[PDB]
An RNA structure (23S rRNA, nucleotides 1291 to 2027) from Porphyromonas gingivalis, in which 674 nucleotides are resolved. The depositors describe the entry as "50S subunit of P. gingivalis ribosome with Lefamulin". Taxonomically the source falls in Porphyromonas (Bacteria, Bacteroidia, Bacteroidales, Porphyromonadaceae). Among the 30 different proteins in the entry, which are not shown, are Large ribosomal subunit protein uL14, Large ribosomal subunit protein bL27 and Large ribosomal subunit protein uL29. An Rfam search finds the family "Bacterial large subunit ribosomal RNA" in it. Its family is annotated with ribosome and structural constituent of ribosome in the Gene Ontology. The entry is indexed under Ribosome, antibiotics, macrolide-resistance. The reconstruction used 223,396 particles. The entry also models magnesium, zinc, potassium and sodium ions.

Context: one part of a larger RNA, bound to proteins that are not shown
RNA sequence: AUAAGUAACGAUAAAGGGGGCGAGAACCCCCCUCGCCGAAAGACCAAGGUUUCCUGAUCAACGCUAAUCGGAUCAGGGUUAGUCGGGGCCUAAGGAUAAGCCGAAUGGCGAUUCCGAUGGAAGAACCGGUUAAUAUUCCGGUACUGAUACU
RNA sequence: GCGAUGUGGUGACGGAGAAGUGACAGUCCGGCCGUCUGACGGA
RNA sequence: UAGGCGGUUAAAGGGUGUAGAUGUU
RNA sequence: CGGGGUAGGC
RNA sequence: AAUCCGCCCUCAGAGUGCAACCUGACAGUAC
RNA sequence: GGGAUAAAGGACGUAA
RNA sequence: CCGGCUCCCAAGAAAACCCGCUAAG
RNA sequence: UGUGUUACCCGUACCGUAAACCGACACAGGUGGUUGGGUUGAGUAUACUAAGGCGCUCGAGAGAUUCGCGGUUAAGGAACUAGGCAAAAUGGUCCUGUAACUUCGGGAGAAAGGACGCCUGUC
RNA sequence: GACAGGCCGCAGAAACCAGGCCCAGGCGACUGUUUAACAAAAACACAAGGCUAUGCAAAAAAGCAAUUUGAGGUAUAUAGUCUGACACCUGCCCGGUGCUGGAAGGUUAAGAGGAGGAGUCAU
RNA sequence: GAGAAGCUCUGAAUUGAAGCCCCAGUAAACGGCG
RNA sequence: CUAAGGUAGCGAAAUUCCUUGUCGGGUAAGUUCCGACCUGCACGAAUGGUGUAACGAUCUGGGCACUGUCUCAACCGCGAUCUCGGUGAAAUU
Numbered sequence: 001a002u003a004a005g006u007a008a009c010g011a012u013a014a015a016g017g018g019g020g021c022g023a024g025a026a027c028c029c030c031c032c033u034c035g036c037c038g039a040a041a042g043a044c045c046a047a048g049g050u051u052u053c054c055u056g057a058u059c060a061a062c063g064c065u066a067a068u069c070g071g072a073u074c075a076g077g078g079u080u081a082g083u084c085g086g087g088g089c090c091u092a093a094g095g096a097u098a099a100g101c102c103g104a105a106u107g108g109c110g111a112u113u114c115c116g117a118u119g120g121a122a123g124a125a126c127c128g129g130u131u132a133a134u135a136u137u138c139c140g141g142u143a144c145u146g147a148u149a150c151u
Numbered sequence: 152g153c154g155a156u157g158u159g160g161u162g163a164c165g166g167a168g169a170a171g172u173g174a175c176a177g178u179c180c181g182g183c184c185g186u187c188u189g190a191c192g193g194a
Numbered sequence: 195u196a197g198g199c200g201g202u203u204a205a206a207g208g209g210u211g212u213a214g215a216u217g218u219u
Numbered sequence: 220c221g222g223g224g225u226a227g228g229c
Numbered sequence: 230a231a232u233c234c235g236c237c238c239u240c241a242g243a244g245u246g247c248a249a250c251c252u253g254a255c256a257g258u259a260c
Numbered sequence: 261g262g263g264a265u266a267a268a269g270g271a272c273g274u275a276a
Numbered sequence: 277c278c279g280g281c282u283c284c285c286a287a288g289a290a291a292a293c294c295c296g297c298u299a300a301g
Numbered sequence: 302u303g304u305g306u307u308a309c310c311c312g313u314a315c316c317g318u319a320a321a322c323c324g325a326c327a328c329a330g331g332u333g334g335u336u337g338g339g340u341u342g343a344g345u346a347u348a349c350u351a352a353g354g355c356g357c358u359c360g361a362g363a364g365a366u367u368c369g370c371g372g373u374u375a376a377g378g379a380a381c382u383a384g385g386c387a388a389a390a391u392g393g394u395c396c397u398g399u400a401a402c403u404u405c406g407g408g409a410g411a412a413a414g415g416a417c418g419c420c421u422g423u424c
Numbered sequence: 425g426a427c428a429g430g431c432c433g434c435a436g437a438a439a440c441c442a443g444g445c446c447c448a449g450g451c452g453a454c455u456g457u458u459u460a461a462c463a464a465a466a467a468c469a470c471a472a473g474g475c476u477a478u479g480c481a482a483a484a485a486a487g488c489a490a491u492u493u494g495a496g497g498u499a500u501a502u503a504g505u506c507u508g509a510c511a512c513c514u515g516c517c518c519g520g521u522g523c524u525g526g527a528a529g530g531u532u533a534a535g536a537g538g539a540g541g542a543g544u545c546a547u
Numbered sequence: 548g549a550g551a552a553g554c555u556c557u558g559a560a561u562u563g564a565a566g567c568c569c570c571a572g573u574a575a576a577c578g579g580c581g
Numbered sequence: 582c583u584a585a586g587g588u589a590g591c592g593a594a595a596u597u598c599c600u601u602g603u604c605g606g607g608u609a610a611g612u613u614c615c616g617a618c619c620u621g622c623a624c625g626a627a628u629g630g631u632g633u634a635a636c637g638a639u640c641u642g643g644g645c646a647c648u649g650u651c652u653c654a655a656c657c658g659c660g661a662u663c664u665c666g667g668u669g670a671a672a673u674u
Base pairs, nucleotide, nucleotide: 001674008668009667015033016032017031018030019029020028034356035355036354037353042336043335044334045333048316049315052314053077054076055075056074057073058072062070063069082144083143084312085311086310089120090119094115095114096113100109101108102107125142126141127140128139129138145308146307148305149304150303153301157297158296159295160294165284166283167282168281171277177272178271179270180269182202183201184200185199186198187197188196209247285288322331323330338350339349340348359666360665361664362663367661368660369659370658371657372656373655374654376652377651380650385647393417394416395415396414397413402407404509418431419430420429421428422427423426432436444645445644446643447642448641449640450639451637452636456468457467472507473506474505475504476503477502478501484493485492486491510632511631512630513629515580516579517578520577521576522573523572524571525570526569529568530567535562536561540557541556542555543554544553547549590624591621602618603617604616605615606614
């Protein structure tokens, strides 16, 4: 190339209207109505991921359509702890060893020793508010726990 | 007077079952504070 | 002109040794 | 008033 | 820790609820 | 930022 | 309240933190 | 006891019953713990709703055949079919009443029946 | 909750939710487990029964060995094997194979023992 | 034409254990039951 | 003739070839099912024999109830389908 402008566009929860920016709007933003979940399709962690988070610019590619939109491209920004979770301490299974034992070599075993949390710690914080993006961490209030120096 | 490397104490542990007492949450009743008077008949 | 709506909040820490529990071995 | 940790020796 | 003797005890422990923390905070009005 | 705003109390319910 | 109470058999980790004692100092 | 000084290191964004993790995918699958309002209820079941989150990244017309998922059906009632497969039917609470057989526990919710809404008063 | 009277509707368990039941056979006692991805069963396991091994450095299993499991248990214990709750029972055969004991005798390995025999040579 | 000792080879009797043969037992051992 | 010749209990059975064995039940009509008989091709006692209350998403036969399973189909709703706009494969050759 052909099959072919064909199969298909991934749960039958559902959409309608008015404004807006704009070259361009079924799909983007705002508003009114409608509909779905609600021991969840809401909220907080762990594992794993690793910037996907917020903002400006952009619509080539990506997005099973278009797209002014996006978990997309580029740039800038954003994670604040005496107490939270770890770690510093302890040991379990198991692992590595000491003295020893075994064995062509490479090596295999072997403590009350060390390592190793998923467990134990006699060191201790909780409510609220603020940012576009952090919050027992920043600020407010009210607490607690070690060290250290002079009484 | 302090007191470990030894040695003690502690740490230190299961399953099931229900009851009584009684907060939070939640619901109802009832005051207090602020706000509004809502298409059509009524307040 | 009697109703609709939104509110009227709270933890750690501290105190008491109350309900209740356990103890005369 | 005998069974262990405190007034004790490894 | 393994052939004794003089000495101080649970007669009080543990504990919700309840005080206080509390003249914080949320929503809505006004400013 | 300040104000109403120091905006009564009950009845159940209720192993935390 | 409650790591409490009652019943049962299948009989329910370790070490350290924290408290003693003497030895050595 | 009192006051003062002082408290080092690492994590902290965001997703996390998911479009960000494991599935080559913006894949109807899988993924441990905590919380999870109200009315109904025995309940964390079921139905409808708050807070919060969403309408699942192709649409518009038209309303042939056929298929997927559903609804009703006269008279008959298993004649279907390998086979009552599938569907229909039963279904709750309380009160009656329950056979053979039995290892004495059961069988048993055996089977079979009745009541159920609202208002008034009474115990 | 009950009693009586009354009211409405075809329907009062009001929707959603929510056993069909009975009679008789085969197999397996039962609850469990299994062919991830065509088989969930009558297959496997099972509580229980028998036989056999094992006196403790136990037998048995693993390992080249050291060593470990058994078990830090000790015959009311451990291991191999078949049967498979329970009730009623479980007959005859030791010729074949296997296993376990054994009095004398046959055959019987490496190894000991070396008679005799051979090759070579002085002579 | 036999050939001693020495050296090398070979070799009989004799000695030599489990197996096996042989004798018993065991079927909730495997296996049979006209 | 053998080592012994299969006992109890079962038997057209998850085992029976002939075979839809034969008789009885159930049905209008029963190669399936249940109960008997024994002629067991080719049961049988811990690779257990025969039973057994309870239990099973086990296999098999029969009833009541119920029904679009059927006589024998008819109609209704959405999704797919068909037409239009956008994007746009594959097996095969």